[PDB]
Source information: Entry title: E. coli 70S d2d8 stapled ribosome. This is an experimental structure of RNA (stapled 16S-23S rRNA,stapled 16S-23S rRNA,stapled 16S-23S rRNA,stapled 16S-23S rRNA, nucleotides 2768 to 3523) from Escherichia coli, with 755 nucleotides shown. The sample was in a buffer at pH 7.4. The structure was determined by electron microscopy at 2.96 angstrom resolution and released in 2018. The entry is indexed under staple, RIBOSOME. Rfam match: Bacterial large subunit ribosomal RNA.
Context: one part of a larger RNA, bound to proteins that are not shown
């Protein structure tokens, strides 16, 4: 090149118009309407990213279309800390590891030590402000730890002793608050269409850390003197013994109240614009009721599976130092460095090649209905998902309804349809006595009025009474809040009216059950399991990982540990030891390395008229004796591996 | 018609209780009963167990299960046999612009 200007343009949450800008507007800006989310599609972070943040300019490429727009191009700006985080202090699992021990080399393990958070360790709040940061800037009001210098006062001293830190699951209750709702109060309103000066409509009614007080709760007897085999030495500390004298002393602790606060904030009014916004002033600022899954509470009750470490912190002394240090109470003073801090963060910025219907830890939790963090509709807040315009064929997708029939469909009721709430009545076989069971089946259900102009219950003010006087004890019912039931009347085809929300019954295979499995065609009858059994193992255990040192087993000890098979429970688990295992035995046979007895050969000093014979030494070879386990042999063992027969005749048709 | 019974061949010893056309049964849709108008599946029996069997456990079993098989009520566009409707595509127009293959 072709297919072919074809499929497609990424959730069916949805758009319409007017104005502005501009070369150009379905998509950008402003305005009004409409729709979607609202335990999220809002807000705040961690991890990861790394300037995507904010402003001006640009539209080549990037953006599934256009683009004046942009997480795109280009330039400038933007991250302010004693209290947030990191660092720093301390340790967990684990890592490294002076020497050490171990190993052909490289290296392995590990003691002292030294790192390592996801855990422990000091302290700041409210309001205001930028286009973009804020617990950091500013205003108001605080707190914390260190160095220094004083003055008064007097036992200081650790790498050591003690306390503390310091720790489970589940459950229940009361006290509260966050928060909501209504009343009162304050400010405004009198209605585009019948009515609206009221038992009417809309909005606001906010305030911190700190400091003082010490409350509902929770735990504990307090003090005194004497003594001592313990805490490696000492101790006045802890622990243990005695005696005495007093029940009220201590520690912990939400919230409230006061103060912060003659302040800040504040609905709304009135003023100037570079229309985006910005000066100035400022009412009320209360009470009741409801109420958390948050706080008291690391508490209390209860259970077995028995629930980190170390430091800061408090305390005790020993070496030492003794008239110096050092200790600790007030005051003054200086210091608190360095690093991070923009932006996204259920996402168009992270992990998925993508502006990808996927994945991704913590925090905050408004209204009406509701059991509810389900569900429907909404608030604050955020979105309409980056191609649109028409048409209204087949066929595909996702839904709604259906006459008569009602599984005749089909491998198969696959898929649809159906059931669905609360209260009450009622419920069989079978059973391990818990179950089955929500068996099945049925009735009631809206609104209004009345009992009762709002009941039963809950909360509980003033006032009076007593007062170890305080956040106190009686007494009392105002106000608030509020079921459930009966009766009567009434509307509709239908009152659990929507969303939400079990189909039911009968017989049987398998696996007892809850669990687990082939990430990406298999969830099951497979694996696991509690129980059972056999077997090994006496502790430096067996066993496993390691050339080894060592480690696990286990800081355990046969009521413990490993392996193997079976698989709750009920009733049970028969016979075979010939084979192959394993266990026991050890007479007899065979049998390795070892040891080298005999015998044979080669060499040659020698003796030879010459064929030849031939000692010692050295050497080639042969292989006597000695010789363990194992096998052969002998016996046991099947919840070891396994096995568990033929043929042929008879009894009243 | 079976055969409680006997004989005699072989072995280490010859399958006990229970169960059984079964997650084992070839022949085979075995045969009989149930259920249905009609039932190769299911359920109950029988036993001729090709080729069950006692911790590679046997037979029961309440409860349990997104487990396998079978039946009934309800319920239905599953079907007789499809009709109509609402939306997203397909079709037409403007913009963008693939692929396998050859």
């Nucleotide at each position: 090149a072709u297919a072919a200007g074809u499929a497609a343009c990424g959730a069916u949450a949805a758009a319409g118009c007017g104005g502005g800008u501009g070369a150009a507007a379905a998509g950008c800006c402003c305005g009004c309407u409409c729709g979607c989310c609202g335990g999220a599609a809002g807000a705040c972070c961690a991890a990861g990213g790394g300037u995507u943040c904010c402003u001006g300019u640009c539209c080549a490429a990037c953006g599934u279309u256009a683009a004046u727009c942009g997480g795109g191009g280009c330039a400038g700006g933007g991250u302010g800390a004693g209290u947030c985080g990191a660092c720093c202090c301390c340790u967990a699992a684990g890592g490294c590891g002076a020497g050490g021990c171990c190993g052909a080399a490289a290296g392995g393990c590990g003691u002292a030590g030294u790192c390592g958070a996801u855990g422990g360790g000091a302290a700041a709040c409210a309001g205001g402000u930028u286009a973009a940061u804020a617990u950091u800037c500013c205003u108001g009001u605080a707190c914390u730890u260190g160095g220094u210098g004083u003055u008064a006062c007097u036992g200081c001293g650790a790498a050591g002793g003690g306390g503390g830190g310091a720790c489970g699951g589940a459950g229940a209750a009361g006290g509260c608050u966050a928060u909501g709702u209504u009343g009162g109060c304050c400010g405004g309103g009198c209605g585009a269409c019948g009515g609206u000066u009221g038992u009417c409509c809309c909005g606001g009614u906010u305030u911190a850390a700190g400091c003082g007080u010490g409350u509902a709760g929770g735990c504990u007897g307090g003090u005194u003197u004497u003594c001592c085999a313990g805490g490696c030495a000492a101790a006045u500390c802890c622990g243990g013994a005695a005696a005495a004298u007093c029940a009220a002393g201590g520690c912990u602790g939400a919230g409230g109240c006061g103060u912060g606060a003659u302040g800040a904030c504040g609905a709304g009014g009135c003023a100037c614009u570079a229309c985006g916004g910005u000066g100035c002033u400022g009412a009320a600022g209360c009470a009741a009721c409801a109420a958390a899954u948050g706080c008291c509470c690391u508490g209390c009750u209860u259970c077995c599976a028995g629930g980190a470490a170390a430091a800061g912190c408090c305390u005790c002394u020993a070496a030492g130092c003794a008239u110096c240090a050092g200790g600790u109470a007030a005051c003054a003073u200086c210091a608190a460095a360095u690093c991070g801090u923009a932006c996204c963060c259920c996402a168009a910025a992270c992990c998925g090649a993508c502006a990808c219907a996927g994945g991704u830890g913590g925090u905050c939790a408004g209204g009406u209905a509701g059991a509810g963090a389900a569900u429907a509709c909404c608030a604050a807040g955020g979105c309409g998902c980056u191609u649109g315009a028409g048409a209204g064929a087949a066929c595909u997708c996702g839904g709604g309804u259906g006459a008569a029939g009602g599984a005749a469909c089909u491998a198969g009721g696959c898929a649809a349809a159906a059931u669905g709430g609360u209260g009450c009545c009622g419920u069989a076989a079978c059973u391990u006595c818990g179950g089955g069971a929500g068996a099945a089946g049925g009735c009631a259900c809206g609104c209004u009025g009345a009992u009762a102009u709002g009941u039963a219950g809950g909360u509980g003010a003033g006032g009076u009474c007593c007062c170890u006087c305080g956040c106190g004890g009686a007494u009392g019912g105002a106000g608030c809040u509020g079921a459930a039931a009966u009766c009567a009347g009434u509307c509709g085809a239908a009152g659990a009216u929507a969303c939400c929300a079990g189909c039911u019954g009968g017989c049987u295979g398998c696996a007892a059950c809850u669990g687990u499995u082939u990430a990406u065609u298999a969830a099951a009858a497979a694996c696991a399991c509690a129980g059972c059994a056999c077997u090994g193992u006496g502790c430096a255990a067996a066993c496993a990982c390691g050339a080894a040192a060592g480690u696990g087993g286990a800081c355990g000890u046969a009521u413990a540990c490993g392996g193997u098979g079976u698989g709750a429970c009920g009733c049970c688990u028969g016979c075979c030891c010939g084979g192959u295992g394993c266990c026991g035995g050890a007479a007899g046979g065979u049998u390795a390395a070892u040891u080298g007895a005999u015998g044979g050969g080669g060499u040659u000093a020698g003796c030879g008229c010459a064929a030849g014979c031939g000692a010692a030494g050295c050497u080639c070879u042969u292989g006597a004796u000695c010789g363990a386990a194992g096998c052969c042999c002998c016996g046991g063992u099947a919840a070891a591996c396994g096995g568990c027969g033929g043929c042929c005749g008879u009894a009243a048709c | 018609a079976u055969a409680a019974c006997g004989g005699u061949c072989c072995u280490a010893a010859g399958g006990u209780a229970g169960c059984g056309a079964a997650a084992u049964u070839c022949c085979u849709u075995g045969u009989c009963g149930g259920g249905u108008a009609a039932g190769u599946u299911c359920c109950g029996a029988c036993c001729u167990g090709c080729a069950c069997g006692a911790a590679u456990g046997g037979c029961g079993u309440a409860a349990u299960g997104a487990u396998g098989g079978c039946c009934a009520g309800g319920c239905u566009g599953u079907c007789u046999c499809c009709a109509c409707c609402c939306g997203a595509g397909a079709c037409u127009c403007a913009g963008u612009g693939a692929a396998a293959u050859u």